[PDB]
The RNA (23S ribosomal RNA, nucleotides 2 to 517) from Acinetobacter baumannii ATCC 19606 = CIP 70.34 = JCM 6841 has 516 modelled nucleotides. Nicholson et al. published it in Structure in 2020: "Structure of the 70S Ribosome from the Human Pathogen Acinetobacter baumannii in Complex with Clinically Relevant Antibiotics". The structure was determined by electron microscopy at 2.5 angstrom resolution and released in 2020. The entry is indexed under antibiotic, tigecycline, translation, ribosome. Rfam match: Bacterial large subunit ribosomal RNA. The PDB entry is titled "Acinetobacter baumannii ribosome-tigecycline complex - 50S subunit".
Context: one part of a larger RNA, bound to proteins that are not shown
RNA sequence: GUCAAGUAAUUAAGUGCAUGUGGUGGAUGCCUUGGCAGUCAGAGGCGAUGAAAGACGUGAUAGCCUGCGAAAAGCUCCGGGGAGGCGGCAAAUAUCCUUUGAUCCGGAGAUGUCUGAAUGGGGGAACCCACCUACUUUAAGGUAGGUAUUGCAACAUGAAUACAUAGUGUUGCAAGGCGAACGAGGGGAAGUGAAACAUCUCAGUACCCUUAGGAAAAGAAAUCAAUUGAGAUUCCCUCAGUAGCGGCGAGCGAACGGGGAUCAGCCCAUUAAGUUAUGUGUGUUUUAGUGGAACGCUCUGGGAAGUGCGAACGUAGAGGGUGAUAUUCCCGUACACGAAAGGGCACACAUAAUGAUGACGAGUAGGGCGAGGCACGUGAAACCUUGUCUGAAUAUGGGGGGACCAUCCUCCAAGGCUAAAUACUCCUGACUGACCGAUAGUGAACCAGUACCGUGAGGGAAAGGCGAAAAGAACCCCUGUGAGGGGAGUGAAAUAGAUCCUGAAACCGCAUGCAU
Numbered sequence: 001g002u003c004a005a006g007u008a009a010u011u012a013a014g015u016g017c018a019u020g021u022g023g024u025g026g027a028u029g030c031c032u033u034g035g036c037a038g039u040c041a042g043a044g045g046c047g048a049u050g051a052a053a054g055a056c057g058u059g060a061u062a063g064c065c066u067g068c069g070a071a072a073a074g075c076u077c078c079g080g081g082g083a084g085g086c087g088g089c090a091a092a093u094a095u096c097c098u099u100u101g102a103u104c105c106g107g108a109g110a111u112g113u114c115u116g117a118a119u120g121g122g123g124g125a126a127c128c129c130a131c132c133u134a135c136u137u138u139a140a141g142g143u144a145g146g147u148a149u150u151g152c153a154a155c156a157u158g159a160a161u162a163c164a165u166a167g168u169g170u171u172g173c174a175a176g177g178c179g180a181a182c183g184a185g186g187g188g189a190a191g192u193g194a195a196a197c198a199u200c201u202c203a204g205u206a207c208c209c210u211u212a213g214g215a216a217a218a219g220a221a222a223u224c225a226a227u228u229g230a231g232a233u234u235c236c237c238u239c240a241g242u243a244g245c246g247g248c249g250a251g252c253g254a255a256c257g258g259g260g261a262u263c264a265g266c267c268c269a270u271u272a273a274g275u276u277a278u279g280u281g282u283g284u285u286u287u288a289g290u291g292g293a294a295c296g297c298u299c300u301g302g303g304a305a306g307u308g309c310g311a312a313c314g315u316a317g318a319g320g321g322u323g324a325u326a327u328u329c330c331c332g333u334a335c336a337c338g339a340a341a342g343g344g345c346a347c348a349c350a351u352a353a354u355g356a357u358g359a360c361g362a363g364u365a366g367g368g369c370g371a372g373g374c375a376c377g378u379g380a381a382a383c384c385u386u387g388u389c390u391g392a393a394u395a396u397g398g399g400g401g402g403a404c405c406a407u408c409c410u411c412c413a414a415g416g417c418u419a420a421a422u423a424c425u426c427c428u429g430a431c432u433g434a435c436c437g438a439u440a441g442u443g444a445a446c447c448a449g450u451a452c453c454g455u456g457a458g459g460g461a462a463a464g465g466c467g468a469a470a471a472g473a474a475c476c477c478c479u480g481u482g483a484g485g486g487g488a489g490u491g492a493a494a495u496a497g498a499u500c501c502u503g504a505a506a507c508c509g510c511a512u513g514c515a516u
Stems, first nucleotide, its partner, number of pairs: 014516010029501001030465002034436002036433007043425002045178002053115003056069003063089003075109006084097002120129003130147007149175009182213001183211005193200001197247001223230002234261005244252002265417003268361001271358001274354014289337003295310003299306001311328002313317001319331003366390008376402001397412005452459002472500001475487004
Other pairs, nucleotide, nucleotide, family: 012013cHS012014cHS024506tHS025505tHS026503tSS026504tHS027503tHS028502cWW032437tHS032438tWH033445cSS034441tSS034442tHS035441tSS044180tWS044214tHS047117tWS048119cWH050117tHS050118tWS050119tWS051118tHH051177tWS052116tHS054126tWS057072tWS059064cWH059065tWH059087cWH062064cHH064447cWS066073cWH071110tWS074110cWW078340cSS079288tSS081103tHS082101tWS082102tHS083098tWS083101tHS084102tSS086095cWW107341tSS115125cSS148176cWH158166tHS159165tWH160164tWH161163cHS181214cWW181424cSS182423cSS183216tSS188204tWS188206tHS189205tWH190203tHH191202tWS192201cWW193250cSS194249cSS199249tWW200250tWS204205cHS213215cSS214423tWS215422tWH218233cSS219232cSS219419tHS220264cWS220265tHS220418tWH221231tHS222398tSS223410tHS225409cWS226228cWS226401tWS232420tWW233421tWW239256tHS240255tHH241242cHS241253tWS242254tWH243253tHS244375tWS246249tHS246250tHS246377cWS249377cWH250377cWW261421cSS262420cSS264418tWS264419tWS266272cSS268358tSS269271cWS269358tWS272273cSS272356tHH273355tWS273417tHS288338tHS292316tWS292334tHS293313cSS293316tWS293332cWH294312cSS294327tWS298307cWW300304tWH301303tHS301324tWS302323tSS303323tSS304306tHS315334cSS316333cWS318332tHS322326tWH339340cHS339341cHS362393tHH363364cHS363391tWS364392tWH364414cSS365391tHS374382tWW376381tWS379381tHS386387cHS392413cWW425426cHS436440cSS437445tWS438445tWS438464tHS440445tWH443448tSS444448tSS448462tHH449450cHS449460tWS450461tWH451460tHS454456tHS454457tHS466470tWH466496cSS467469tHS467471tHS467493cWS468492tHH469491cWS470494tWW471490cSS471496tWW472497tSS472498tWS473488tWS473497tHS473498tHH474488tHS479482tHS479483tHS489497tWW490494tWH491493tHS491496tHS
C1' cells in the first nucleotide's frame, strides 16, 4: 500500500420536548357613566280648554337625538345671574349676538300642524269628503266660529187617537279615554297534594270583568260575656297549632280573654257631626339663588395631593374634582341670608252645595225546599246571605246567648253619615347599603324593547375603558395618490397609534439545544 473481517461518526422530508420571541383572542385586575334594595318626607293623577302615545315638520349647514310646533333648538313679561354664547353625538369654518346685560336658570303668558277617547261623515292611524253662520275675496278662495253620541234639564213641536202620550228637534250642563300598585265588588280554574283517585286540597289563588280613593272598606250593638261584666270599627302580638272541622285521610283551623296602635261620635225630613267647592286673612313649605375659613418650603417624580420640616381654619376633617393619596388648589361643606311671580299644605272666617226623597223602618223577621258562608265537609248544626214558595208581632212587643225547652242576662233588625290607627309606589326630593360592577347589576351602563325572528299575539340580543391633555402622528420612504408599514415627530409611556389600560388560556408561527 492492497485485500479481508469486525466495528464507530456522519443525514431530518418532517416530528417531539424545552426555552426565547411573536400572532390570535379577550380572561383577569383596576375603574364607572348604569342598575338593585331601602329609609325619611311628599305626592298619588292626566283628559273634550283635546290626554297617554305617536306621525310629520322645524337649523346658515344638518343624519340621528334633544327641544319646539307654520310664531316651530323657539316669541313676550317678570325674577335670578354675570361673561361669554349661536342644544348633543361632534367635530369645522362661517354670518353674527352680547356689560344699553346676551347664552343660561325659575315663574307666568303667547303660539301650539296631523293622528289618537277623536267628537262633522267616512277611513287601511297620522288620510279622504264635507256642511252651516259671519266677515271679507284678484272667480274657482281666505279667516273665525259651529256641526259626535249618550244622560240630564228646560223649551218647542208632535202620531195611531179625542185628551194625551210615544216620537222629534233646539239650547244648557255632565260623561266617555289613559295610567304603577293598593281597595271594593261580579265571575273563577287546573297543574299539584292526598305517595292511585272521585269527597277534600290546591284556592276564592291565577286569570277575566266593573268601579273608586288618597287610601278604600268597615263602623257606633236586635254585639259579646257569664253567676252579672265589657262597651263602634280597623290593624298588630298573644291565646294556639289550642277548641274544633276532616274519605276523622291529606289537610284546614278559630274564638273568648289579655296586651298595644288609634280614638269620635252625629242624625232621619223644624234636620247633624262632618265633607266638598269658591273667595278672603294669616303661617309654613316649594319652584331660580348669594356669601361661605384656612399652606408654605424641601425631596422623588412626566406630573405632588406623596416624603421630610414647619404653619393655619374648624358650628366647615361630608363628598367630588384636580397630571399619583389635598380640611387649607377648585367645586363645595357647617352656617347665615334670599323671591317679582306661582304652586302645595295648615288653620280662621264667609258664601254655597252636599250630607238628606231620609220623618224609627212589612212582603220585613221567621218558616218549607235548594245553595252559599261561617275554622265548621249535614252533622247534635245554632247564626248569617238568598234562588223558589210563603209569611208575623209590632214594646204587655221583638232578637241573641251553637239542636231544643224553661229561667236569667243582654240587645232593639227590617233608615243613614262618620277621622285615625291599616294597604301600596308610576312617581318627586334628600339620604343610605358587610348590594352588583360590564357573562354581574334592569332585557337594556353603548341611539334597547333596538337589531333580529314571527302573519300575528309575541319573543328578543350583542355591544363600556388611548392619553393628564389630541398634544390623534407635519414631513420623507415603499406601495396602486390603496391597505399596511419603516423612519421622523408628540407624549412620562406608541408591543399607550385609534381593532388603542392591563393583555391569561386554548390555538397558530419563527429561532436555538437535544432527540428521532